[PDB]
An RNA structure, together with DNA, in which 18 nucleotides are resolved. Crystals were grown by vapor diffusion, sitting drop at pH 6. Keywords: Amide-LNA, duplex, DNA:RNA, DNA:RNA HYBRID, DNA-RNA HYBRID. Baker et al. published it in Nat Commun in 2022: "An LNA-amide modification that enhances the cell uptake and activity of phosphorothioate exon-skipping oligonucleotides". The structure was determined by X-ray diffraction at 2.57 angstroms resolution and released in 2022.
RNA sequence: CAAAGAAAAG
DNA sequence: CT
DNA sequence: TCTTTG
Numbered sequence: 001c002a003a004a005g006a007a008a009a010g
Numbered sequence: 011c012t
Numbered sequence: 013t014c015t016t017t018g
Stems, first nucleotide, its partner, number of pairs: 001018006009012002
C1' cells in the first nucleotide's frame, strides 16, 4: 500500500 | 458523509 | 484505532 476480523469519535 |  | 494476510 491493498483487502479483511473487530472498535471509537463527529 | 468525514 | 487494534489485529491478520497479500